[PDB]
Context: bound to proteins that are not shown
RNA sequence: GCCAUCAUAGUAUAGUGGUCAUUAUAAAUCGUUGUGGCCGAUUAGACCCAAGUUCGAUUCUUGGUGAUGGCAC
Numbered sequence: 001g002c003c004a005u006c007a008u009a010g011u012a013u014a015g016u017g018g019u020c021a022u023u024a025u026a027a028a029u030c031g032u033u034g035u036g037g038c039c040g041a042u043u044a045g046a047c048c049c050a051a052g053u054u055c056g057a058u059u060c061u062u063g064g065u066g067a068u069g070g071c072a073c
Stems, first nucleotide, its partner, number of pairs: 002070003006066002010025002028042002048064005
């Protein structure tokens, strides 16, 4: 520089052109006690950035940014 693939919560991970958009850990409060541990319950947090398409875009089409994996000095 080229191609493939990918962009979600602090991290790690499911799914959709249309309800308050998953699940598991981490974190916050209450409770139990063995402590801020195990376990029960309640709560908090997000879909890379713009436009166009569309009634409606996190999804599609385009472009920009970023990252990984292969191939090459």
Overview: Solved structure of RNA, 73 nucleotides shown. It comes from the structure "Crystal structure of C. albicans tRNA(His) guanylyltransferase (Thg1) with a G-1 deleted tRNA(His)". Nakamura et al. published it in Proc.Natl.Acad.Sci.USA in 2013: "Structural basis of reverse nucleotide polymerization". Released in 2013, the model rests on X-ray diffraction data to a resolution of 4.18 angstroms. Rfam match: tRNA. It is annotated as a transfer RNA. Rfam's curators write: Transfer RNA (tRNA) molecules are approximately 80 nucleotides in length. Their secondary structure includes four short double-helical elements and three loops (D, anti-codon, and T loops). Further hydrogen bonds mediate the characteristic L-shaped molecular structure. tRNAs have two regions of fundamental functional importance: the anti-codon, which is responsible for specific mRNA codon recognition, and the 3' end, to which the tRNAs corresponding amino acid is attached (by aminoacyl-tRNA synthetases). tRNAs cope with the degeneracy of the genetic code in two manners: having more than one tRNA (with a specific anti-codon) for a particular amino acid; and 'wobble' base-pairing, i.e. permitting non-standard base-pairing at the 3rd anti-codon position. It was solved together with Likely histidyl tRNA-specific guanylyltransferase.